[PDB]
Record summary
This is an experimental structure of RNA (23S RIBOSOMAL RNA, nucleotides 1366 to 2058) from Haloarcula marismortui, with 680 nucleotides shown. The entry is indexed under Ribosome, Protein Translation, Macrolide binding. An Rfam search finds the family "Archaeal large subunit ribosomal RNA" in it. Rfam 15.1 lists 2,955 matches to the family in 1,139 species. The family is grouped with related families in Rfam's "LSU clan". Its family is annotated with ribosome and structural constituent of ribosome in the Gene Ontology. Crystals were grown from: PEG6000, KCL, NH4CL, MGCl2, pH 5.8, VAPOR DIFFUSION, SITTING DROP, temperature 292K, temperature 292.0K. The structure was determined by X-ray crystallography at 2.7 angstroms resolution and released in 2012. The entry has 28 different proteins, among them 50S ribosomal protein L14P, 50S ribosomal protein L37Ae and 50S ribosomal protein L7Ae. Entry title: Crystal Structure of Enhanced Macrolide Bound to 50S Ribosomal Subunit.
Context: one part of a larger RNA, bound to proteins that are not shown
C1' cells in the first nucleotide's frame, strides 16, 4: 500500500429515553427542572484480599474513552488519612524458621530431639467508646457531652491470693426469655387527594 | 365525587436495679400422682410452700432543662432476627490451644508511646495483555402487596439511565431471538433432536412388583373467583379448616409461579467419584465378600546417611491385593508359571584349610558347602485352563 | 481316551459375548433389519478373570402406547434486534 471508509461500534430478561433550560468558541451523548424508565441478595449499605493516590478543589482537553464532549479513574496544578478504649500490636493452631547436636566429599542440603522465635488485621482467642457535631475531601480518631479500660503514684481500707471458675468450643430436633423490624388499635404533628 | 392513604411520633454507651432457666437447701409425706412439645420424674423422698445461687445485645431509672427535630416529641397489643438460658436425640466420627481474666476494695491524680486510617471494592479502582458479558471473599436472610417461601411478579427506601455512538426507510431480501397459525398429528427424524403437553392446592382414588421401606404425586376422577352472612380449633393473629346464601367470564394454580404418564428390556445395587478446555456413562469409589503378610525390636513403606511415616497404633489392629449392595450360589483342575514348606542324595560362591605350581606371587586342583536350584509337597475368592477324536 | 493337570457343573445364552445373520416361530405394524417372548447346535458364554438374579435408585442405552404439538404435509402473518441508507468512528484475514 490494495484489502476499506469495509467488519465492529445491534443480540446477554438491564431495549431508555424525551421536552425546555443552563454553560460554553462549539452540546445527542456535562449539568438543572419535568415527564418516562431501569435495579430490590442487588445496579442498593458495609468491608477482606488486591490496587496506590485512582480520593477532594481549581484550570484545561494535545492524550485515555466503542462516535462526541465544555465530561472524567484522562492532562497540569495544589489540597486530603488526626484514636489509650477500630485494627495491628499480645496468645497460641496447623505449620515455619534460627541456634544447638548429628549426617554429607561438602553447602546454601537433611530427619530426629533440645531451645528459642515465627505462624491468625474481613473469619480463632483478646482489657476499654457512646451519641451528636464539624470539612470540599477524616472522622468510636477533631470538636462537643458522657462514659469506660490498664499501669503507676499518693492515700484509706486489706492481709486474704490459690484452690477453683472462665477464656474453652460437634452434628439435629426443641421449649422459655427477648429486643430490632414488620404489622393491628387509638392519640398527636406534618403531607397527600378530593 | 367518597373518605381514604402517606410520613413521623426520637432519644447511646455506661452507672444502677430487676430475674427466668438450671443446680441446691429446708419444709412437706405422695405407694400412682407431679410434669412436658417431645422425653420423663419420685421413699435414694413427688406436688405443695418457703429459701440460698443465678440471664440477656432484654425490662425498668438515671444518663437527658445532653443530643436530634419544621412540629407532635405517643401508648398498648401480635409475631418476635440479635442477644440470653433450658429439654432432648446422635457417634466403629467426640468437636484445638495459648495469652489473658474473674477469684480481689474504694479515693485522687499522672500515663496511655509506636503502625495502620483516603478511595475503588467492581458490566471501569481487583486477576484476566483492555474502562474484558469471565472470575473475585464477607455481612445486610426481617422494607411493602404477593405466597409454603430467603420463589415470580410488581413497589418502596438507596442507587441509576454508563451492561455509553448516533440519525433515517410500514423499515425489502436474509440472519438472530420470538409470538400465532386451518385440516391432518410424528407421515418428519439416526432417534419427538426444537418445541408443545402436564403443572399450584383439597377431597376420592390408585395396579405389577417388593428387599415391606417402598412403588405413589403410580394410574384416573372431581374441586377451585368473587360478595354477604357465619360455624369450628386457638390466648390470638393482619393464623388455619369448613357451612349457608348470592353472583360474573369463554377461562376463578384467570397473570406469575406450576410434573405429562404408562409398559417392557439391558446396565450399575444406591449418595457419591472423573477426563480443568469435544467423553458424566455401563467407566472409578462405595459399604458387602474374600484371600495374603505381621506378636510391635513386628508386617508395609520414606531416607545416601543421621533418622522418618504407618503410631498418643497394637490382630475387634493395620499393611497388601482382588471382588463389588442384598437373595440363590460359587463346581472340576496344582501339569506350566507364580509363592511357600520340605528335602537322603544330586548341584552350588567367596574367605579360611589343605595339594601341585612359584626360593614368593600369579595359576591349576581338592575338602568343606549359606542360601538357590535339581527332588517332593501345599496353594486357584494365584497367574490361568475346562478341548479334539472315539464307546 | 489324546494333549497339557482337568474336560465346563449350577446358571444363563442368537448377549453390549453369536461369525454365518435381518437365524427359526410367536408378539405388534398396512408392512418393524428394531424391540420382547421362546427355541438356542455358545464362530468364540459360565460361576469373587465371580454365575444367575434383583426390590429401590439414574440428564446412563434400546422399544411401545395414551396425550400434545408446524417436526413434517406447507408454508402464512405477526414481534424485536440487526441487515438497507445518513452522520462520526474505523481494524482483520488475503496479495
Nucleotide at each position: 500500500c490494495a484489502u476499506a471508509g469495509u467488519a465492529g461500534c445491534a443480540g446477554c430478561g438491564a431495549u431508555a429515553g424525551u421536552c425546555g433550560g443552563g454553560u460554553g468558541a462549539g452540546a445527542a451523548c456535562c449539568c438543572c427542572g419535568a415527564c418516562g424508565g431501569c435495579c430490590u441478595a442487588a445496579u442498593g449499605g458495609a468491608u477482606a484480599a488486591g490496587g496506590g493516590u485512582u480520593c477532594c478543589u481549581c484550570a484545561g482537553c494535545a492524550c485515555u474513552g466503542c462516535u462526541g464532549a465544555u465530561c472524567a479513574g484522562c492532562u497540569g496544578a495544589g489540597g486530603g488519612u488526626u484514636a489509650g478504649c477500630c485494627g495491628g500490636u499480645c496468645c497460641u493452631a496447623a505449620g515455619u524458621c534460627a541456634u544447638a547436636c548429628c549426617g554429607c566429599a561438602a553447602c546454601u542440603c537433611g530427619a530426629c530431639u533440645a531451645u528459642g522465635a515465627c505462624g491468625a488485621a474481613a473469619u480463632g482467642g483478646g482489657a476499654a467508646a457512646c451519641g451528636g457535631g464539624u470539612u470540599a475531601a477524616u472522622a468510636u480518631u477533631c470538636c462537643c457531652g458522657u462514659g469506660c479500660c490498664a499501669c503507676u503514684a499518693u492515700g484509706c481500707a486489706g492481709u486474704g491470693a490459690a484452690a477453683g471458675u472462665u477464656g474453652a468450643c460437634g452434628c439435629c430436633c426443641u421449649g422459655g426469655g427477648g429486643u430490632c423490624g414488620a404489622u393491628c388499635a387509638c392519640g398527636c404533628u406534618g403531607g397527600g387527594c378530593a | 365525587u367518597c373518605g381514604c392513604c402517606c410520613a413521623g411520633u426520637c432519644g447511646a454507651a455506661c452507672c444502677g436495679u430487676c430475674c427466668a432457666a438450671c443446680u441446691c437447701c429446708g419444709u412437706g409425706g405422695a405407694a400412682g400422682c407431679c410434669g412436658u412439645a417431645a422425653u420423663g420424674g419420685c421413699a435414694g423422698g413427688a406436688a405443695g410452700c418457703g429459701g440460698a445461687c443465678g440471664a440477656a445485645c432484654g425490662g425498668c431509672g438515671g444518663c437527658a432543662u445532653a443530643g436530634g427535630g419544621a412540629a407532635a416529641c405517643g401508648u398498648g397489643a401480635u409475631u418476635c432476627a440479635a442477644c440470653c438460658u433450658g429439654g432432648g436425640g446422635c457417634c466403629c466420627a467426640u468437636g484445638a490451644a495459648a495469652a489473658g481474666a474473674c477469684g480481689a476494695g474504694c479515693a485522687u491524680a499522672g500515663u496511655g508511646u509506636c503502625c495502620g486510617u483516603a478511595c475503588c471494592g467492581a458490566g471501569a479502582a481487583c486477576c484476566g495483555a483492555c474502562a474484558c458479558a469471565g472470575g473475585u471473599g464477607u455481612c445486610c436472610a426481617u422494607g411493602g402487596c404477593g405466597g409454603c417461601g430467603a420463589a415470580a411478579g410488581c413497589c418502596a427506601a438507596g442507587g441509576c439511565c454508563u451492561g455509553u455512538c448516533g440519525g433515517g426507510a410500514g423499515c425489502a431480501a436474509c440472519c438472530a431471538a420470538c409470538g400465532u397459525u386451518a385440516g391432518g398429528g410424528a407421515a418428519u427424524u439416526c432417534g419427538g433432536c426444537a418445541a408443545g403437553u402436564u403443572a399450584g392446592u383439597c377431597c376420592c382414588g390408585u395396579a405389577c412388583c417388593u428387599u415391606c421401606g417402598g412403588a405413589a404425586g403410580a394410574a384416573g376422577g372431581g374441586a377451585u373467583g368473587c360478595c354477604u352472612g357465619c360455624u369450628c380449633c386457638g390466648g390470638a393473629a393482619c393464623g388455619g379448616a369448613g357451612c349457608a346464601g348470592g353472583u360474573c367470564g369463554c377461562a376463578g394454580u384467570g397473570a406469575c409461579u406450576c410434573g405429562g404418564a404408562a409398559g417392557c428390556u439391558c446396565g450399575g445395587a444406591c449418595u457419591g467419584u472423573c477426563u480443568a478446555g469435544u467423553a458424566a456413562c455401563a467407566a472409578c469409589a462405595u459399604a458387602g465378600g474374600u484371600g495374603a503378610c505381621c506378636g510391635c525390636a513386628a508386617a508395609u513403606c520414606c531416607g545416601c546417611a543421621a533418622g522418618g511415616a504407618c503410631u498418643c497404633g497394637u490382630a475387634c489392629g493395620g499393611u497388601c491385593a482382588c471382588u463389588g449392595a442384598a437373595u440363590c450360589c460359587u463346581g472340576c483342575c496344582c501339569a506350566g508359571u507364580g509363592c511357600a514348606g520340605g528335602u537322603a542324595u544330586c548341584u552350588g560362591a567367596a574367605c579360611a584349610c589343605c595339594u601341585c605350581g612359584u626360593a614368593c606371587a600369579a595359576g591349576a586342583g581338592g575338602a568343606c558347602g549359606a542360601a538357590g536350584g535339581a527332588c517332593c509337597u501345599g496353594u486357584c475368592a494365584a497367574c490361568g485352563g475346562c478341548g479334539g477324536g472315539g464307546g | 481316551u489324546c494333549u497339557u493337570a482337568a474336560g465346563g457343573u449350577a446358571g444363563c445364552g442368537u448377549a453390549g459375548u453369536a461369525c454365518c445373520u435381518u437365524g427359526c416361530c410367536g408378539c405388534a405394524u398396512c408392512a418393524g433389519u428394531a424391540g420382547c417372548g421362546g427355541c438356542u447346535u455358545g464362530c468364540a458364554u459360565g460361576a469373587a478373570u465371580g454365575g444367575a438374579u434383583u426390590a429401590a435408585c439414574c440428564a446412563g442405552a434400546g422399544c411401545u402406547u395414551c396425550a400434545c404439538u408446524g417436526u413434517c404435509c406447507c408454508a402464512a402473518c405477526g414481534u424485536u434486534g440487526g441487515g438497507c441508507c445518513c452522520g462520526g468512528u474505523g481494524a482483520a484475514c488475503u496479495g